[PDB]
This is an experimental structure of RNA (Genomic RNA, nucleotides 662 to 1592) from Escherichia virus Qbeta, with 931 nucleotides shown.
It was solved by electron microscopy to 4.6 angstroms.
The sample was in a buffer at pH 7.
Chang et al. published it in Viruses in 2022: "Structural Assembly of Q beta Virion and Its Diverse Forms of Virus-like Particles".
Protein in the same entry: Maturation protein A2 and Capsid protein.
Context: one part of a larger RNA
RNA sequence: GUAAUCUCUGGCUUGAAUUUCGUUAUGGCCUUAUGCCUCUCUUUUAUGACAUCAGAGAUGUCAUGUUAGACUGGCAGAACCGUCAUGAUAAGAUUCAACGCCUCCUUCGGUUUUCUGUUGGUCACGGCGAGGAUUACGUUGUCGAAUUCGACAAUCUGUACCCUGCCGUUGCUUACUUUAAACUGAAAGGGGAGAUUACACUCGAACGCCGUCAUCGUCAUGGCAUAUCUUACGCUAACCGCGAAGGAUAUGCUGUUUUCGACAACGGUUCCCUUCGGCCUGUGUCCGAUUGGAAGGAGCUUGCCACUGCAUUCAUCAAUCCGCAUGAAGUUGCUUGGGAGUUAACUCCCUACAGCUUCGUUGUUGAUUGGUUCUUGAAUGUUGGUGACAUACUUGCUCAACAAGGUCAGCUAUAUCAUAAUAUCGAUAUUGUAGACGGCUUUGACAGACGUGACAUCCGGCUCAAAUCUUUCACCAUAAAAGGUGAACGAAAUGGGCGGCCUGUUAACGUUUCUGCUAGCCUGUCUGCUGUCGAUUUAUUUUACAGCCGACUCCAUACGAGCAAUCUUCCGUUCGCUACACUAGAUCUUGAUACCACCUUUAGUUCGUUUAAACACGUUCUUGAUAGUAUCUUUUUAUUAACCCAACGCGUAAAGCGUUGAAACUUUGGGUCAAUUUGAUCAUGGCAAAAUUAGAGACUGUUACUUUAGGUAACAUCGGGAAAGAUGGAAAACAAACUCUGGUCCUCAAUCCGCGUGGGGUAAAUCCCACUAACGGCGUUGCCUCGCUUUCACAAGCGGGUGCAGUUCCUGCGCUGGAGAAGCGUGUUACCGUUUCGGUAUCUCAGCCUUCUCGCAAUCGUAAGAACUACAAGGUCCAGGUUAAGAUCCAGAACCCGACCGCUUGCACUGCAAACGGUUCUUGUGACCCA
Numbered sequence: 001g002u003a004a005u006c007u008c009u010g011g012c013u014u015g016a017a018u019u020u021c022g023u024u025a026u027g028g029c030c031u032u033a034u035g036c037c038u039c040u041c042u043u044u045u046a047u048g049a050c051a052u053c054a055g056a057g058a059u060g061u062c063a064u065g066u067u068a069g070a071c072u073g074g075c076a077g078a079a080c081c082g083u084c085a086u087g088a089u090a091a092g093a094u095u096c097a098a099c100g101c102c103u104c105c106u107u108c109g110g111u112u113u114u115c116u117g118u119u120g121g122u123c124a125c126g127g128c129g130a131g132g133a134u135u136a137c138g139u140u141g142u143c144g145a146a147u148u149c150g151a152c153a154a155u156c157u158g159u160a161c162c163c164u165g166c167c168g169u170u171g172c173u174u175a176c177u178u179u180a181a182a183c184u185g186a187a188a189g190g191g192g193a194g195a196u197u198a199c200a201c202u203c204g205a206a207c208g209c210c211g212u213c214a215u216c217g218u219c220a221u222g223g224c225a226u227a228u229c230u231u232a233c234g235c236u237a238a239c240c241g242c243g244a245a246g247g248a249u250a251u252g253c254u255g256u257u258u259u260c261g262a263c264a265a266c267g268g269u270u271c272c273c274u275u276c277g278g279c280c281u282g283u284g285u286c287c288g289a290u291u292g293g294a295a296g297g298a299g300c301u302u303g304c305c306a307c308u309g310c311a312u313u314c315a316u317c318a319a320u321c322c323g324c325a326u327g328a329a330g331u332u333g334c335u336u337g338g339g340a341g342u343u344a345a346c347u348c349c350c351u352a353c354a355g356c357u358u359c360g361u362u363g364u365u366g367a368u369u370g371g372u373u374c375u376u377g378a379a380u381g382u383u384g385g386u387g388a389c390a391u392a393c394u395u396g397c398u399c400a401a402c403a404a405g406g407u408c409a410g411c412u413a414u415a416u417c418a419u420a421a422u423a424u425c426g427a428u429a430u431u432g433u434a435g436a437c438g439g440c441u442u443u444g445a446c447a448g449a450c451g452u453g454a455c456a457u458c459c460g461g462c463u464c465a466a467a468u469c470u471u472u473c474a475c476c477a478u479a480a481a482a483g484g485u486g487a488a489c490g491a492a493a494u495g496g497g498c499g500g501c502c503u504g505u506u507a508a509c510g511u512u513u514c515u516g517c518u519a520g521c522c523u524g525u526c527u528g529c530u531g532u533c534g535a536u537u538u539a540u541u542u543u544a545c546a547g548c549c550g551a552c553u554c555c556a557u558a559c560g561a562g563c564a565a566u567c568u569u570c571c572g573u574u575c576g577c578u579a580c581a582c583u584a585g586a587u588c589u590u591g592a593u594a595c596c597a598c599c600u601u602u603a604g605u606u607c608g609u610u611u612a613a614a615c616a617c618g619u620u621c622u623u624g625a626u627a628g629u630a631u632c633u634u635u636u637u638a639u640u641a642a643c644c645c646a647a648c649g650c651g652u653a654a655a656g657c658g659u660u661g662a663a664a665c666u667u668u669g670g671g672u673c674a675a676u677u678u679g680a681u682c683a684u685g686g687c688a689a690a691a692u693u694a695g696a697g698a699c700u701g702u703u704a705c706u707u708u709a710g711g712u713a714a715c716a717u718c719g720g721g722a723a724a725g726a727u728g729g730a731a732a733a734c735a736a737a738c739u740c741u742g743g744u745c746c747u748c749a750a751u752c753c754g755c756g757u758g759g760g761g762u763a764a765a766u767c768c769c770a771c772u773a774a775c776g777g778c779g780u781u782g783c784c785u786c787g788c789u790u791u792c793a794c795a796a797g798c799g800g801g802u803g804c805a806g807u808u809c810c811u812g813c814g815c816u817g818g819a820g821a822a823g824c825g826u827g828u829u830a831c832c833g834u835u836u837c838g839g840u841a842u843c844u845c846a847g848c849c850u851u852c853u854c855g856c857a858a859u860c861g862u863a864a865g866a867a868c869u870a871c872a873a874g875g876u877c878c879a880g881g882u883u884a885a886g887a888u889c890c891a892g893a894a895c896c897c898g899a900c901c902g903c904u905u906g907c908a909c910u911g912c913a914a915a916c917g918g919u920u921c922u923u924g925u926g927a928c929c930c931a
Stems, first nucleotide, its partner, number of pairs: 001199008010102003013098008022089008032079001035075003040070003045065009104190004108185005117176001125168004130164003135160001137158001139154002143150002204575001209268004215262003221255011233243003269295004275289004280284001298568002301388005309382007318369004323364003327359005335352001337350005396563004405554001406552003410548003414544002418540004423536004429530001432529006438522004444517001446516003450510003454505002458500003462497001464495002469490001472487005591632001593630003597626001599624001603622002607618002645661006668931006675692003696922003700716007717899005727891004737883001740880004746874002748782003752777003756771005784801006802872002805869005811863004817856001819853005826846002831839003900918003904914003
């Protein structure tokens, strides 16, 4: 990369289908209220009657006319809340499908990143070799008052950190357009999303195609040697001499080389001729290798390239015309800065600026021309060299339009033409005419700035109202002082008074002077009205082309179409090979006997069953074929019968009828049992819960008791036997001895005790001390041996060896048992040659005997060992058990054995043996019944 298999596919819009409200109109009902009609009632107003209190009036009941009012029942409307659906507009919601585009890829808008054109700022983090050095810590020398305390002196070696110098990890912007990479959305084209098996992978050949190349060919392509031509500068400040400065062409060699061609090997495939292997088939369709050719096929055509130049074009060259900028001058409509006259307006004007011209020449383009052409690069028609017979496949006929050109009719840009004209600009400007700008004068029915003038404030001394700042005088007290009162004036302040009035007000006044205005005159400038010709500009129209265009019949060559087939050429076009299984004792299952099914039996054979016989139906078999195993001439098979129901009682001729027995039905699950009570339907039947069944029970039988026949209790494969285990008891105390045990009584020794004795004092005692066995009591113990205490003799205690009989541990041997492992003959079937030896095999099997071996036992011993206990004082009495035999007996016991049969298994049925058990049944043994 693809074949096949499987799963899924939303949206934009549209179609199909269902629904709703919002709104609008329909009518059915209901709402209130509506006036009227009707019935009652209250009540109003006047009358008549009638009754009454009764003085001319009034009272009470009824009708009349009747007010006002309530209400008893009815009338239709629509005045409106709502209701139901309905025609209608308008959207929401709900279910499916896709024509096309999104989702898959291409284009587009954009985004993101990639190749390109384009443009930009900005940040966080730490360590260190080497040197300087701010902070603070080392290091080194040293002093005093013991001291654990105190002061002072040097290089920055080093480090936390400051600087020089070096190194690593990271944040935002992640920028607009082009090839086009994923996404994306309107649109378009193809045709969609996901997973797995596979590649040796979803059937064609029409004779038709190509790639590598080694060599060479059209052109083109580069380096190398050389030649020659040219422009052109210099070193002796030039040609020639030297050097380089630049371009152009040829030669040959060399790598290379596109549209295009040839030789030459290799390579993919198809056609073929030949040869050959093979399933298959009737022929042979053939498949596969391979000796070997071809893969440039023409009548009816079609795609590209370009060697070659041709005329022209364009690029530099060659040349023509052209724009820009240079200083000055001129020309002018402004200015600026400025000085002379002028009070002033204004004249005289100079430094440059500004439209345009000129000049000097410098730089600088662009428009055109190739009208001349050794060439380089490219475009136009051009020429020549190719891929490929494929065109409708050859073909004639019939219909009829057309490229161009021709015909009639229309559309439009461009120059000006005919119609005219909105408007602006160049305007100069006449006779006529207006406004404005500028100076002057200083003249005034002009006025203002301004002050004068009188007073309110404030100043100036002054003088009065209160005093004080400072002072003297008369009085009050005092002989007097301090002090107060009232006068002053020694300074000014508030008010009366005087000059100014900074101002303000005010009767009035304007002196001098200044500012603003009217006004005529005026060097001087501008513009206004309106007169003039021209330019520009514009809509419509006409001419000349240029282009667009509707249609008409016609074109060698082009595009048109149908008529039936449809070919010519080396001459055309097929097959791609198959099995019902397919393959010569085959594929294909039976020709006969058993275990069963088998389609099925018209038929009959037995039965039931309608049956007057009948005869339908069903059962049974024989009876027409077949399948699964053996099986027929072997293989396995039956091989001499447990299996046609069977005996009983029934009446029945023979059959059958009730009871019992080979017959009674995976697993698992559930009911049921041998007698007895006990429930339900009340169908009589059918059918059964729970419970009893008394220490397993009912049964059979035995013994005994009651025995009337019978009731109660116990009893259980039938029996044989003696030798003998053990067993309790007795008992011959059933065998000779016994170590050992508990009691028994002496001896000496010790233990203490009692007992006695000396002393200490006490008036006696209590008490303490030391001896003590003469005697009496307590139990315990007491070989021997070496050493120790006491004595150092006479005997107790101590330590070690004491000994004894028993006990626990514990080794191997003389022989054993038990356990495993290894070699080996013998017979069978059977081979071999040899002394029956032996070798294959049988190696089931008996397997013969041997040897080797973990630990164990000791029946009999052994050697030997360790530890524990008992015991020994002198040595004993009563009793005890001990151990190797035997039946002594009373008992069950223990043993084996016989025999009938039930079960299990074998021996082929018969028949025959090996365990189990038996009174039967139930209780689970076991069996029946159901799912």